[PDB]
Context: bound to proteins that are not shown
RNA sequence: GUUAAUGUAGCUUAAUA
RNA sequence: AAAGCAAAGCACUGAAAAUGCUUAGAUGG
RNA sequence: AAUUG
RNA sequence: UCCCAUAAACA
Repeated sequence: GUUAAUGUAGCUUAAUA
Repeated sequence: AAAGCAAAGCACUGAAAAUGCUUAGAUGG
Repeated sequence: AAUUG
Repeated sequence: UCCCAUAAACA
C1' cells in the first nucleotide's frame, strides 16, 4: 500500500445552547 | 455547558448492602 | 473532523 | 464518512 481494525475517563448515540 | 452512571478509600463491625466523610481521571480527531 | 437520532 | 495517528491479516 490492499483488507481490516481504533480515536470523549470503566460505560453512554452526555454535550456543542 | 466537557455531563451522568460505574469505580476507590475511610468511619461503621456479623459479611454484604446502605449511610457519612472523602478520591481519580478524557474529547490524541 | 465532519451530520444525524 | 473521510481524517491522520495507531496496530493487525494481505503485506
Shown are 62 nucleotides from a PDB entry: RNA from Mus musculus. The entry also models magnesium and zinc ions. The sample was in a buffer at pH 7.5. The 2025 paper behind the entry is "The mitochondrial methylation potential gates mitoribosome assembly". Method: electron microscopy, resolution 2.85 A. The entry became public in 2025. Among the 57 different proteins in the entry, which are not shown, are Large ribosomal subunit protein uL15m, Large ribosomal subunit protein mL43 and Large ribosomal subunit protein uL22m. Lineage of the source: Eukaryota > Chordata > Craniata > Myomorpha > Mus. An Rfam search finds the family "tRNA" in it. The depositors describe the entry as "Mouse mitoribosome large subunit assembly intermediate bound to NSUN4, METRF4, GTPBP7, GTPBP10 and the MALSU-L0R8F8-mtACP complex with uL16m, State B2 (SAMC knock-out)".